Context: bound to proteins that are not shown
Molecule: crRNA
Organism: Klebsiella pneumoniae
RNA sequence: UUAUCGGCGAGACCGGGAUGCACCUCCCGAAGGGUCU
DNA sequence: GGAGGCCAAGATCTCAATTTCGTACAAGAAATCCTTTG
DNA sequence: CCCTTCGGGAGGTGCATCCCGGTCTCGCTTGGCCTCC
Numbered sequence: 001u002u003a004u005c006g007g008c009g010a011g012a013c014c015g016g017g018a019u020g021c022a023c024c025u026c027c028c029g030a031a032g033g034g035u036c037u
Numbered sequence: 038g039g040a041g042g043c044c045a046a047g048a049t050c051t052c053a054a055t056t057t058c059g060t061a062c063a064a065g066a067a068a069t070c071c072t073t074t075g
Numbered sequence: 076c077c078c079t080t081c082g083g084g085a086g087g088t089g090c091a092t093c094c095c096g097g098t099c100t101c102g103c104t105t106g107g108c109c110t111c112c
Stems, first nucleotide, its partner, number of pairs: 008102005014096005020090005026084005032078002038112010
Other pairs, nucleotide, nucleotide, family: none
C1' cells in the first nucleotide's frame, strides 16, 4: 500500500448382520570313556 | 393521532467442480573400569 | 584332550451384502398494518 469500518453463523449419533473353519506324530543313530594309598 | 416495529413484496440470473513428510547416523576420555592378577 | 551328523517336505478351497438421504439464509428499501405512547 490509492484508505479508514465488517467473526459468517447457527442442527444433526450413520447405524444396523455375520464363528473363518475345516487334515497332518517330525522322527530317524550313537557307551564320553581313561590316569594317579 | 402520530410514531416506532414486523412483515411482505419487489425484475430475472449467475457457473467452477479438487487424489496420502523423513530411512540409519555415531570419537577420544576419569574413567569407575577395575580388576584383574592374587 | 577329543568332536558337534545327514534331509524331508512347505496345501488344496470358499466367498467378498443389502440402503438411506444431502436443509433452511442472507446480507435492501419501502409502505401497510399493529399496537404503543